[PDB]
Context: bound to proteins that are not shown
RNA sequence: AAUUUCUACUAAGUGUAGAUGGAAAUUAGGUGCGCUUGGC
DNA sequence: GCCAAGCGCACCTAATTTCCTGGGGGACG
DNA sequence: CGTCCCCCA
Repeated sequence: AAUUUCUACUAAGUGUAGAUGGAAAUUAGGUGCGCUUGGC
C1' cells in the first nucleotide's frame, strides 16, 4: 500500500484472493447531541 | 446513572420502484 | 428532402 468498486492484502514485483447491479427516483430507518414533560 | 413520549439538528444506512431499445415517425432546417 | 429528436409498447 496500487483496485471498475469494495474488503482483506503485497501474494514475489505496477500487482494477489474473494466479492461486486448500475442509474434515477421515492420513501423509511438508525446513531448522536440538545430541549420539553415524565418514569426507575 | 438508566429509560419513555415528543420536537429539533448533524450524520450514515437501506427498502422498493423503473429502465437496461430498434425502428417508425415527425418536426424542422 | 435528409437529419435528428421523439415516442412507442